[PDB]
Overview: This is an experimental structure of RNA with a sequence from Thermus thermophilus, with 22 nucleotides shown. The entry is an ensemble of 7 models. Taxonomically the source falls in Thermus (Bacteria, Thermotogati, Deinococci, Thermaceae). The 2012 paper behind the entry is "Unac Tetraloops: To What Extent Can They Mimic Gnra Tetraloops". Method: solution NMR. The entry became public in 2012.

RNA sequence: GGACCCGGCUCACGCUGGGUCC
Numbered sequence: 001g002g003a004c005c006c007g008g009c010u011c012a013c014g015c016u017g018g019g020u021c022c
Stems, first nucleotide, its partner, number of pairs: 001022009
C1' cells in the first nucleotide's frame, strides 16, 4: 500500500473494528 474474509444485529440494506504478510 493492499488482497480477501471475518463477530455480531438485521430478510435485506446498512454498520464497527479487525483478521494476515512482504